[PDB]
Context: one part of a larger RNA, bound to proteins that are not shown
RNA sequence: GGAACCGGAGACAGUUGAU
RNA sequence: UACGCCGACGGCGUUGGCUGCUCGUUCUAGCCCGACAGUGUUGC
RNA sequence: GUCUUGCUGGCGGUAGUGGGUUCGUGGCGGCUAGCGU
RNA sequence: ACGUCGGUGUGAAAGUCGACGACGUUUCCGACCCGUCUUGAAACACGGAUUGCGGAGUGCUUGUCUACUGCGAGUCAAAGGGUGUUAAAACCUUGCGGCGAAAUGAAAGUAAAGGUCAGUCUCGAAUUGGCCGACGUGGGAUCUGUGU
RNA sequence: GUGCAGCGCACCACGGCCCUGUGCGUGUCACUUGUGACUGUGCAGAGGUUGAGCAGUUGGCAAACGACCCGAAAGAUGGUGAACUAUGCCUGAGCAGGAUGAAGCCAGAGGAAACUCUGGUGGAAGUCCGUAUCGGUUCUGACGUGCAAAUCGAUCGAUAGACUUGGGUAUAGGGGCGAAAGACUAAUCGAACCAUCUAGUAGCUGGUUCCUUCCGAAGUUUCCCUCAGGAUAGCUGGAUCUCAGGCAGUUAUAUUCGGUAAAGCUAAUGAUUAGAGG
RNA sequence: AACCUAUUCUCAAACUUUCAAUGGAUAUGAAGUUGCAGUUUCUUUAGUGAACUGUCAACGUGAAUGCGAGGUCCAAGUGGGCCAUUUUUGGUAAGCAGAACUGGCGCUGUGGGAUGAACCAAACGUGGAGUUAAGGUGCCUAACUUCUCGCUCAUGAGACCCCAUAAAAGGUGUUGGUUGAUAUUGACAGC
RNA sequence: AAUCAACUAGCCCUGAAAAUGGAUGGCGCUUAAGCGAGAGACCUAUACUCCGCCGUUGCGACA
RNA sequence: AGGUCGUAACGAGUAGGAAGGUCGUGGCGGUUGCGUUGAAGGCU
RNA sequence: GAGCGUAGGCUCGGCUGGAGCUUCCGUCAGUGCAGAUCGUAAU
Numbered sequence: 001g002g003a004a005c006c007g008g009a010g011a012c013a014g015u016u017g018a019u
Numbered sequence: 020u021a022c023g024c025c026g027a028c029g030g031c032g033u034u035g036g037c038u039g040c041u042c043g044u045u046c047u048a049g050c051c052c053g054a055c056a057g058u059g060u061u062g063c
Numbered sequence: 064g065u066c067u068u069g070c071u072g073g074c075g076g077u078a079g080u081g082g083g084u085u086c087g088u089g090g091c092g093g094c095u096a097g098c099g100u
Numbered sequence: 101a102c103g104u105c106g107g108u109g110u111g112a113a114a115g116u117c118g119a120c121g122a123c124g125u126u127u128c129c130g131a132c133c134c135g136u137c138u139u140g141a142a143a144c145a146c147g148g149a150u151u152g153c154g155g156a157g158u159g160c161u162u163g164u165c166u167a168c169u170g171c172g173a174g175u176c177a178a179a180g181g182g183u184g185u186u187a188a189a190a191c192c193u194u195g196c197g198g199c200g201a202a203a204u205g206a207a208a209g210u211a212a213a214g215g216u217c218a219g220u221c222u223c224g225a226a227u228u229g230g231c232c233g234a235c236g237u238g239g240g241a242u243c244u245g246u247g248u
Numbered sequence: 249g250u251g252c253a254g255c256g257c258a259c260c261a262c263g264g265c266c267c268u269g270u271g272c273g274u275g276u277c278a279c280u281u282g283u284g285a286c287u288g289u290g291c292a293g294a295g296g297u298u299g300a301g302c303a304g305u306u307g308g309c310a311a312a313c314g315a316c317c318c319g320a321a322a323g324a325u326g327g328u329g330a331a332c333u334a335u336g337c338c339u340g341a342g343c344a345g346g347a348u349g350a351a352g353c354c355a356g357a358g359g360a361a362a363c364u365c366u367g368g369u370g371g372a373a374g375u376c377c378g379u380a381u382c383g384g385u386u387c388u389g390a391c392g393u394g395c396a397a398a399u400c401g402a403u404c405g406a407u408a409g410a411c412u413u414g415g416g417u418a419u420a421g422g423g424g425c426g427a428a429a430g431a432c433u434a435a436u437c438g439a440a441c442c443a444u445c446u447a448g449u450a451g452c453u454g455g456u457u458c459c460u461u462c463c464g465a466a467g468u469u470u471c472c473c474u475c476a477g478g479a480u481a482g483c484u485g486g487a488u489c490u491c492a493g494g495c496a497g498u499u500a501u502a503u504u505c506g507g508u509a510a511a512g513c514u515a516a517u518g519a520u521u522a523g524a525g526g
Numbered sequence: 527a528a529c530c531u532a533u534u535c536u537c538a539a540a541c542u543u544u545c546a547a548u549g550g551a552u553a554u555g556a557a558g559u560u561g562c563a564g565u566u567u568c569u570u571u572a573g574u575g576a577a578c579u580g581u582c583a584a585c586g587u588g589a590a591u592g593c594g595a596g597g598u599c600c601a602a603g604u605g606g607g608c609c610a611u612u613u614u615u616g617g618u619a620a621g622c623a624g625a626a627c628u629g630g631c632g633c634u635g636u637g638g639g640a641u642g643a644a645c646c647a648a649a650c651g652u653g654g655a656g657u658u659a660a661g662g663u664g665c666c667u668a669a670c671u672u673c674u675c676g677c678u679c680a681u682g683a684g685a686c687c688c689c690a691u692a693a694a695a696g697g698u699g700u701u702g703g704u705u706g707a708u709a710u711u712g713a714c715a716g717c
Numbered sequence: 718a719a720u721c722a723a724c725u726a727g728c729c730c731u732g733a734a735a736a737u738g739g740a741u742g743g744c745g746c747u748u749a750a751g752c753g754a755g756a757g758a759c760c761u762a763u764a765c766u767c768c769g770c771c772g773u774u775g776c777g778a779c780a
Numbered sequence: 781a782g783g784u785c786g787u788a789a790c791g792a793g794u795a796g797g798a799a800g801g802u803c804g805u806g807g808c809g810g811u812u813g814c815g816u817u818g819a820a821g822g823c824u
Numbered sequence: 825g826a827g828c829g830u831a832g833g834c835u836c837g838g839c840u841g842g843a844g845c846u847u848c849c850g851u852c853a854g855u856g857c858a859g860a861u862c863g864u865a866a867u
Stems, first nucleotide, its partner, number of pairs: 006130007014120005019021001022109008030100012042087002046083002049080002051076003055072004062066001063064001133148004149867006159313001161311005167305005174199003180193003203210002214232007235263005243254006264297003267293006275286005316455002319452001323445006334419009343409001345377003352369007381406003386402002389400002421437001423433002458801006468481001470479003482604002484601008494593003498590002500554006511542002517538003522533001524531003558585004562580005568575001607631004612626002615623002636647003651770007661760003664744003670757001672756006684746001695731003699728010771791009803856001805853006813845002821840008
Other pairs, nucleotide, nucleotide, family: 013121tHS030101tWS044085cWW045084cWW048081tHS054073cWW060068cWW061067cWW107117cSS137141tWH138140tHS139643cWS155857tWS155860tHS156455tSS156857tWH157456cWS158315tWS160312cWW166306cWW172300tSS173200tWS173299tHS177194tWS178194tWH183190cWW184189tHS185187cWS195196cWS198302tWS202211tWS205207tHS205208tHS212295tWS213233tSS221224cWS225273tWS240257tHS240258tHS241256tHS274287cWW313315tHS318453cWW320449tWH321448tWW322446cWW329421tWH329434tHS330333tWS330419tWH330424tWS330433cWS334425cSS344378tHS348373cWW349371tSS349372tHS350371tHS351370tHS359361tHS359362tHS380407tWS384385cHS384403cWS385403cWW391396cWS395399cWS421440tHS425431cWW426429tWS459831cSS460830tWS464795tHS465794tWH466604tSS467632tHS469480cWW483602tWW485797tSS493594tSS506548cWW507508cHS507545tWS508546tWH509545tWS510544cWW512515cHS513538tWH515542cWS516541cWS520535cWS521534cWW523532cWW555588cHS569574cWW570572tHS586587cWS602796cSS608644tWS611627cWH614624cWS617619tHS617620tHS630644cSS631643cSS634649cWH635763tSS639688tWS641690tWH645687cWS647659cSS658762tWH660761tWS662669tSS663669cSS668760cSS671750cWH678749tWW680747tWW683749tWH685745cWW693733tHH694732tHS709718tWS712718tHS713719tWS739740cHS741744cHH745750tWS749751cHS780781tWS793794cHS801832tSS804855cWS811847cWW812846cWW815843tWS816843tWH818842tWS818843tHS819842tHS819844tSS820841tHS858859cHS
C1' cells in the first nucleotide's frame, strides 16, 4: 500500500474528580 | 488518627482446577512344590 | 540322545512370598484460580 | 467471619493519585447496504446523490363487545318553555316520546302458576277442597351444626 | 390439616310444567243455535318458570361515505379553437434560358385520277433539359444532453400546370376535412383542447413516522365466474371468570381393528418354461 | 398330436389361503359395587323384564409416571410456502412436478462443515469462573511435529456426513488370505 | 529349498478429454501433516454447573 | 401500599396482539414556578 | 463539555440570542419519518 465507515477489548493523547 | 479513591499480602465463605501417598473391597494370579506331556535348548 | 541342563503347557497344591484389576456412604496431604468480604 | 500495610486527598497552583477516554490515532477479534415483495436478497431484483422543512388508520352515522360512572323496573329525556348579563354556558321544567318491562303467528288473534296432601267419580283427554307457592334431582364457593 | 350432616348463591347437567303456531285427536259444557269456553299428545319459538335495563365517556372490531396516503387506460356535461394543417369559394401575385417540332399555311416535283414526295413557314403539348421556386430519393452522411422538440451538406423529384402562393371567407369533435396514410384538425388524433362531475374505481404496485416488557403464528379445510381476492374453520393475543384431581402427542394390563412388508401360486383368478406317466 | 394325471421355471398396483413390525380404538371405581322399596299407560302368561325414583343402608379410591383443572367473550395476522431422513406417483432425468409421517427454515441468532436458509452440535436477558457438545490440535489457528501397530510412491497420490461425479474391464506393483497340487524315495530354471 | 496353478481383497496404477490462471480452504506434507485400527492429554459455544446484576412469571410478608 | 421487600423458576422471535413509559410534541380547565442580572431558538 | 437513563430522551455547564417560557393533575389531538421514481427549498 486497490474503499471508507462500524461492534467488542486495551494503549496513547486528552478530559475530569480527590475529607 | 479517622474517612474517601486505588493497589499488595494474609484469613474466611463459595465454585473450583491440577497433583500425590495410604487403607481396605471385587475378580485373579505369578514366585515356590509335585507328577505328566512337549521342545526355538547349553554341556557332554 | 528313554542323557543332562534349560524352556514351555495345562493339571494338582499354596505354607510362605506376592504383584495386576476394581471401586469405596473410605483416611492423610501438596500447589493454585475466579467471585464476595 | 475480617486483618496487616502502602500510595495519594483536606487553602492554592504544580506534581501525585483515581476514573473515563466519548464520531482523535494505533493495535487483536468480528464485520457484505439499507427499505421492500419473496420459499429464498449483499445480490447481475426494484427505490435511495446530499440536507432542511412538510408527509399518511382520520371525521361522522350506525352496530357489537369490553372497561368505568349514575340511577335502577326503570332510565334518558327531544323539540320547546322558564330563567340566566363573566346570557351560545350554568340552573329549573315532560298525562305524552325512545329503549326496557311479553312472546308468538303470514294473519285473524291468542298471550305465559304450579307443587303436595286428601276426597267424589260415569275411572276418564274427569272433577272438589285445604296448605305451600315461583318447580324437582345431582354437583355447588360460602355459611351453620358436629367429629377428628 | 382433614371427616360427616344441614341450608344452599352464581353457574353447569338432567328433567318437569306454563304461553303461542302447527299435525294428529277427542269429547264435556254454555246458550243467541251458531257461536263460545275447557279439554290429550308430537314437533316448533329470537318464549315463561321473581325482572335488568337505560344514559353517559373511552378502546377493539365491522359497514356507508375521499375512508390510511399517493396512482390508471377510461366515461359524462358545458364551452374554446381552421394563426399550423385538410378541403370549397371570392379577390390578388409569381414562374430565366434553351431543346423538340402537332395542326394551319406557302412554293416546287410526280400522277389520268385518287392522291403522293421534297423544302420551308408555324409554334401545339397536363412534352423534355434546366434558373428562381416548390418538394424531400440516397448517403441509411453531419448532428443526435444538436443551430434545430426534424435542422445541415452533397446527391436528387417537379418546374406553364391536377402549378406555387398572400389576404378575406366556409366547414368544429363521434364532428369537420381527406387524389385515402387512420392521414390532418395550433409541437396534442384509432376521437382535439379547457373547466367541472372528480380526491372517479382499482381483488394491483409503492409508502405507512417513539422506546422497552410479555405472549406469539400461517401458507391448511369448505364455499364462491374462485385460482394475485374474499367468507369459513383451524393456528394466535387479550379480558378474565368458576373452582381445587382429573387429565396426558408417555408406558403397563385386558380386549380388539387392519391385509402393507414378508410368505404362497406343488391353494382360487390371471399370466408363463420344460419335459415325465397314461 | 390333442386330452388327463402328478410335476416343473418365472411373475401380479388394480391376485391371494396366511400374515408381521410400526399403527388405531376402547376400558382400567364414588358419576362405583352390593342389597331394600316404591313408580310405569312400556314389555312379559307371569315381578316377567327394562328404566327410573329414594334426603334409602353398607362398603371407601383398585396400574406406572407427571401435572392444578375447566368455562365464556372480543379480536388480529395467515389462507404463494420451501428443505431433509424414510415411503411414494408422473418423468430418461432434473436444484423437475405431485403426495404420507416427523423435524426444520420461513420467524433464528450461536460453535463446527474454508464459504452456504435447511447439514452436525445446540437455541439466545446482561457479565464472570469452571466443564463440555459437534468439530479439531504442522503453520495459517486456540489445542501434540504426543504415544502404538500396519498399508501406500502415484512424471501434480491422498486427505473426513449432506458435498460438490465416476463405471464396466484390467496390472507378473505391493500386502494379506482361500483352495488344489509337487517337493527332501531331494520340488521349479541352467547347461 | 521351497515351488507351481487358479482365485480372493486392502492400498497404488491404467481406464479418466474443455475451453481467463486456480484450488484436500491455502501453504505445504511422503516410518506424513495420507489411508485403517487404537491411547493419553489438550483446545473450543449465546450449550451444562456455580456466582452477581436487570426484568417477567408464580407465591408470599408488611398499615 | 397506585408502594416497598423477600423468594423459586424463567428470558429466541417475523406477521400479529396486549402492557408500561416522572419517552417526546401542540392545545384547553386548573395548579407550580422561572425570566432584559437574559426566555424561546441555535452550537457544543 | 460534565453527567443521568436498558432505551425512547433528560439535567447542568460554556458561547450566541433578545421575550417569552414552565412543574404537576385531568382531558383533548392536524402528536414523533430514512425511504413513498414522496412535495417543496437549497447544495

Shown are 867 nucleotides from a PDB entry: RNA (28S rRNA, nucleotides 426 to 1507) from Caenorhabditis elegans.
An Rfam search finds the family "Eukaryotic large subunit ribosomal RNA" in it.
The sample was in a buffer at pH 7.4.
Entry title: High-resolution C. elegans 80S ribosome structure - class 1.
The entry has 73 different proteins, among them Small ribosomal subunit protein uS4, Large ribosomal subunit protein uL22 and Large ribosomal subunit protein uL24.
Released in 2024, the model rests on cryo-EM data to a resolution of 2.59 A.